[PDB]
RNA sequence: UUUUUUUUAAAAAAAAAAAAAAAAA
RNA sequence: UUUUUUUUUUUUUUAAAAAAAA
Numbered sequence: 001u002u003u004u005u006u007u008u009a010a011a012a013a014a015a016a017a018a019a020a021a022a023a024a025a
Numbered sequence: 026u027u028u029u030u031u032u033u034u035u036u037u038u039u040a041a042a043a044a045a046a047a
Base pairs, nucleotide, nucleotide: 001046002045003044004043005042006041007040009038010037011036013035014034015033016031018029019028021026
C1' cells in the first nucleotide's frame, strides 16, 4: 500500500407499518 | 393526495476493530 468481515451516524428513492387530517394543512 | 414517526436494507462518506497479501 491492496483485499474480505462487523459496528456508529447521515444522505437520493423504494418496499414493512403507525398517528394527525374538522376539509383546497 | 400530504405532514410527523418507528423498525430493515441496497450505494457513498467518516471512524474503530479482526484476518490475508505485497